[PDB]
RNA sequence: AGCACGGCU
RNA sequence: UAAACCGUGC
Numbered sequence: 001a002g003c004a005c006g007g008c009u
Numbered sequence: 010u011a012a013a014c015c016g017u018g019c
Base pairs, nucleotide, nucleotide: 002019003018004017005016006015007014
């Protein structure tokens, strides 16, 4: 790579 | 709109 999430004015 | 991006954890 992936998995569980977050931000984008 | 230097963002089909960028971050955190595993």